Record summary: The depositors describe the entry as "CRYO-EM STRUCTURE OF TRYPANOSOMA BRUCEI PROCYCLIC FORM 80S RIBOSOME : TB11CS6H1 snoRNA mutant". The RNA (LSUb rRNA, nucleotides 624 to 1536) from Trypanosoma brucei brucei has 712 modelled nucleotides. The reconstruction used 552,813 particles. The 2023 paper behind the entry is "A single pseudouridine on rRNA regulates ribosome structure and function in the mammalian parasite Trypanosoma brucei". The entry has 75 different proteins, among them 40S ribosomal protein S3a, 60S ribosomal protein L4 and Guanine nucleotide-binding protein subunit beta-like protein. The organism belongs to Trypanosoma brucei, within Eukaryota. Rfam match: Eukaryotic large subunit ribosomal RNA. For this family Rfam cites "Crystal structure of the ribosome at 5.5 A resolution" (Yusupov et al., Science, 2001).

Context: one part of a larger RNA, bound to proteins that are not shown
């Protein structure tokens, strides 16, 4: 690494290597080059959508630790007041 | 007005809390609004009031437990 | 040198 | 206001057996 | 001088190691109530000439778009509605409104 | 404020709007509660022929208002609301020797009082109105997906940018058009900005600037013309023309823009807003960090500021250069066509002449094979040779001269 691999204009999913009309092309091939192969590298990270998430934050919506404060329990013995219910 | 209670105030000291020690000398003898059924034999009266007759409670006095000391003064 | 009050377990070089 | 040792008992009372 | 007690180094225990608090503490346990992003668990609408912010075409009336039966879209155009009336309802009877023009 | 006459709705009917309506559907008055009750009657509109809202025609009780026929169970069509839970309100009092046409039923081992529960009609609601109990932020930010859906290239448009006719009211010393031209009008580009969403979200590398090539004319020099409000000088316009040219620099990322200078001039433009497996990264746009203004707060801002990884060609084609080898039925058929020539049908000689009339030249003898003829086709040997190759010396003689040559005379092939 689908398979391929010369252009032009056309329509055409509105930029074609294939289709239409034209114009080109002889086989095989060294060392270069980076115009195209909308060339490789990643199921786009930027927008949005799903009745997916996840970090943080508060004046969200439910809540639990912490801290406060009240009863009773742990709890005994004696002297005195103010009540407050039964004569 | 005498029995319940709820709040409260003082005194304790045995639950409990805090701290320090290798749990290393507390209090007392100085003396009561102490207990006295006591290791081997300590208790005595008065009043009132109960009893199962065998002796008890209450409140009062008197004995027992019960005892030593450094140093200061006094006669 | 025995009794009565203070003291309250006390005998220490400056 | 300025650097010492400091211990496992000395003696007295009885009991009882000696000198 | 050898063994044994006894002072030398005072005796007792209604008993607590000594001290400070003390029947209160916040001391243990159980209820109650108030705080409380310190922390845990979930949510944080739709439509839409892209999403946001606007706005409401989200439940609904009446004229037009509408093409002469009946239906007929848009963030299409002009405009309401979530209320008010023991009378502003029910019913007989009487009269005739808006406006004009002659006159006091 | 009285009074006469006209007067078809040009007023009025809670409100939007329409439709209706005159001894009334309006206005004034008198009396009244059809705005109740109504045995699961039927029915339209939405419409799945399902609910909810609204509305139509009815039967029965008891009524209001007329002298009566008759009209009224609101005010015409818009004005409202499940399951589950709460909560009112009806099942008065007697009668039946038995549960019946007539007494509401349960609490399930059986009595008495309360309590709690069931059938039926109603009220507390859900406006996202067929009806979950609900705040933010994220540039540190994840995950299924989407070209159904924005941000850049290309398509359609052409308002807006741009560039341009058609008439003529006027401005040019008078003079519409030398040069402009208002008021309307037509039109052409696609080099701005909008306007759609057609392709691409399992990615087409988003500005600028360096390099380097190529297109366009709506012409700024440079070439040739006309014409002027063109005496010369310098200029205005206007056609034919894109063959050639269109610059060093200061600030700022900039693209435009403004200055300094040179110059014949310092024109607009397009090539995926041309070019990043060609570079630079200054700018835009992650994560660090500081201000302002905003929020209570995490944070935000297309406001400033300062630091921030630019990856791979050896393949196919373009392109540039460098070799190697076939091919005419463009590989094969045997499938035959010359920008040749001119004759016993190219045979069966040469040279001159116009595909002419004419003019020149040429060696004899014998074998062998071959031979269906016109001196038959050959294949030797001598047979004299004119033209020639090789060659000796030696005499000249050329030539640019260490190598060929020409004349003269040996044999010789």
């Nucleotide at each position: 690494g689908a398979c391929a691999g010369u252009c032009a204009a056309g329509g055409g999913a509105a930029c074609g290597g294939a289709c239409u009309u034209g114009a080109a092309g002889g086989g095989c091939u060294a060392a270069g080059c980076g115009g195209g192969g909308a060339a490789a590298g990643a199921a786009g990270a930027c927008c949005c959508u799903g009745u997916u998430g996840a970090g943080u934050u508060u004046g969200a919506c439910u809540c639990c630790a912490g801290u406060c404060u009240g009863g009773c329990u742990c709890u005994g013995u004696g002297c005195g007041g103010c009540g407050a219910c039964u004569u | 007005a005498c029995g319940u209670u709820g709040c409260u105030u003082c005194a304790c000291u045995u639950a409990u809390c805090g701290a320090a020690u290798g749990a290393a000398g507390a209090g007392a003898c100085c003396a009561a609004u102490g207990g006295u059924u006591g290791u081997u034999u300590u208790g005595c009266g008065c009043a009132g009031u109960c009893u199962u007759c065998g002796g008890g409670c209450u409140g009062u006095g008197c004995g027992c437990c019960g005892u030593c000391u450094a140093g200061g003064c006094u006669g | 040198a025995c009794g009565c009050g203070u003291g309250c377990g006390g005998a220490a070089c400056u | 206001c300025u650097g010492c040792g400091c211990c496992a008992a000395c003696g007295g009372g009885g009991u009882g057996g000696a000198a | 001088u050898u063994c044994u007690c006894c002072g030398g180094a005072g005796u007792c225990u209604u008993g607590u190691u000594u001290c400070g608090a003390g029947a209160c503490a916040u001391c243990u346990g159980c209820c109650a109530g108030a705080u409380g992003g310190g922390g845990a668990g979930u949510u944080u609408g739709g439509c839409u000439g892209g999403g946001g912010c606007g706005g409401c075409a989200u439940a609904u009336c009446u004229g037009u778009u509408a093409c002469a039966c009946g239906a007929c879209a848009a963030c299409g155009c002009a405009g309401g509605u979530g209320u008010c009336c023991u009378a502003a309802g029910g019913c007989g009877a009487g009269c005739u409104c808006a406006g004009u023009g002659g006159g006091a | 404020u009285c009074u006469c006459a006209c007067g078809u709705g040009g007023a009025a009917c809670a409100c939007a709007a329409g439709c209706g309506u005159a001894a009334a559907u309006g206005c004034u008055u008198g009396c009244u509660u059809g705005a109740u009750u109504a045995a699961c009657g039927a029915u339209u509109u939405c419409c799945a022929g399902u609910a909810c809202g609204a509305a139509u025609c009815g039967a029965g009780a008891c009524u209001g208002c007329g002298a009566a026929a008759g009209c009224a169970a609101g005010g015409c069509c818009a004005g409202c609301g499940a399951u589950c839970c709460u909560u009112u309100g009806c099942g008065a009092a007697g009668a039946a020797c038995a549960g019946g046409a007539a007494a509401u039923a349960u609490g399930a081992a059986c009595a008495a009082a309360u309590c709690a529960u069931a059938c039926c009609a109603g009220a507390g609601g859900u406006g996202u109105c067929a009806g979950a109990a609900u705040a933010a932020u994220u540039a540190c930010c994840a995950c299924a997906g989407g070209g159904a859906u924005a941000a850049c290239u290309g398509g359609c448009u052409u308002g807006u940018g741009g560039c341009g006719g058609c008439c003529a009211a006027g401005c040019g010393u008078u003079c519409a058009u030398a040069g402009c031209g208002a008021c309307g009008u037509c039109g052409c580009u696609u080099u701005u900005u909008g306007a759609u969403c057609c392709u691409u979200c399992g990615a087409u590398g988003u500005c600028g600037g360096c390099u380097c090539u190529u297109c366009c004319u709506a012409a700024c020099c440079u070439a040739g013309c006309g014409c002027c409000g063109c005496a010369g000088a310098a200029g205005a316009c206007g056609c034919u023309a894109a063959g050639g040219g269109u610059u060093g620099g200061a600030u700022u990322g900039u693209u435009c823009a403004c200055c300094c200078a040179c110059u014949g001039a310092c024109a607009g433009g397009g090539a995926a807003c041309g070019u990043g497996a060609g570079c630079u990264g200054g700018g835009u746009u992650u994560a660090g960090a500081c201000c302002g203004u905003c929020g209570u707060g995490a944070g935000a801002c297309a406001g400033g500021u300062u630091g921030g990884u630019u990856u791979u060609a050896c393949c196919c084609u373009a392109c540039u250069u460098g070799g190697c080898u076939g091919g005419a039925g463009a590989u094969u058929g045997c499938g035959a066509g010359u920008a040749a020539a001119a004759g016993a049908u190219u045979a069966u000689c040469c040279g001159c002449g116009c595909a002419a009339a004419g003019c020149g030249g040429a060696g004899g003898c014998a074998g062998u094979c071959c031979g269906u003829u016109u001196u038959u086709u050959u294949c030797u040997g001598g047979g004299u040779c004119u033209g020639c190759c090789g060659u000796u010396g030696g005499g000249u003689g050329g030539c640019a001269u260490g190598u060929g040559c020409u004349u003269g005379g040996c044999g010789c092939u």